[PDB]
RNA sequence: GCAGCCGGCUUGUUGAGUAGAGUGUGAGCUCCGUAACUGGUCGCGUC
RNA sequence: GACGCGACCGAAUGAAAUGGUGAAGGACGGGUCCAGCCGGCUGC
Numbered sequence: 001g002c003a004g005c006c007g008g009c010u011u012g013u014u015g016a017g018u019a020g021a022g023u024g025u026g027a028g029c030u031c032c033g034u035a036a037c038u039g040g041u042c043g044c045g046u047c
Numbered sequence: 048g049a050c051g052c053g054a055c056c057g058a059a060u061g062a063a064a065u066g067g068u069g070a071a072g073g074a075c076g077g078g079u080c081c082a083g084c085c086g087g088c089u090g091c
Base pairs, nucleotide, nucleotide: 001091002090003089004088005087006086007085008084009083011082012081015080016079026075029069031067032066034064037061038059039056040055041054042053043052044051045050046049047048
Other pairs, nucleotide, nucleotide, family: 013016cWH017022cWH017072cWH017073cWH018025tWS018075tWH020024cWH020072cWH021022cSS022024cWH022077cWH024076cWH025026cHS027071tWW028070cWW030068cWW033065cWS036064tWS037057tWH057059cSS057061cWH072076cWH073077cWH
């Protein structure tokens, strides 16, 4: 040096699905909703 | 007023309640993978 393993990197998107191939399709954008919890409206009951 | 219970409201204004629809791929991110480079052990 090559190879099989194992570990790392102030390394790369002119490497990879916006069909996920993830046991995040996460944030954002978008529009339609909401059991429980929380909240609001009305009603009953005890003090 | 407090407490209890019920019914209704998401046209319910909820950071630390809550689904889902639609579009965009790395010029929003993380992960994984790949590539590179640096190591270690076994091989020769």
Primary citation: Warner et al., Nat.Struct.Mol.Biol. (2014), "Structural basis for activity of highly efficient RNA mimics of green fluorescent protein". Spinach RNA aptamer, bimolecular construct: 91 nucleotides with solved positions. Ions in the entry include potassium and barium. It comes from the structure "Crystal structure of the Spinach RNA aptamer in complex with DFHBI, barium ions".